[PDB]
Context: bound to proteins that are not shown
RNA sequence: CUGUGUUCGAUCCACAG
Numbered sequence: 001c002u003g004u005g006u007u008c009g010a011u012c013c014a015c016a017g
Stems, first nucleotide, its partner, number of pairs: 001017005
């Protein structure tokens, strides 16, 4: 980076690649 996740305002955390 992309993706997914977590009892909804995670782009911010995690995990996978």